[PDB]
An RNA: 40 nucleotides with solved positions. Method: X-ray crystallography, resolution 1.86 A. The entry became public in 2014. Crystals were grown from: 1.8 M ammonium sulfate, 0.1 M HEPES, pH 7, VAPOR DIFFUSION, HANGING DROP, temperature 291K. Protein in the same entry: RNA silencing suppressor p19. Ions in the entry include sulfate.
Context: bound to proteins that are not shown
RNA sequence: UUGCUGCUGCUGCUGCUGCU
RNA sequence: UUGCUGCUGCUGCUGCUGCU
Numbered sequence: 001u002u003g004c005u006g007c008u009g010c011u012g013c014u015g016c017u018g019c020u
Numbered sequence: 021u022u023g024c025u026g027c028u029g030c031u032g033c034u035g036c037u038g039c040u
Stems, first nucleotide, its partner, number of pairs: 003039002006036002009033002012030002015027002018024002
Other pairs, nucleotide, nucleotide, family: 002040cWW005037cWW008034cWW011031cWW014028cWW017025cWW020022cWW
C1' cells in the first nucleotide's frame, strides 16, 4: 500500500464512577 | 479542566490471519 473478516497489543475520544 | 481507579461505546496505530 484497494476493500473487507477474524485475532492480538497499545493509544486517543465521548459518557459514566470513585478517589486525589 | 491536576493526577489516578473501575465501567462503557467508538476510533486510530502496530503485528498476525483469511478473502477481495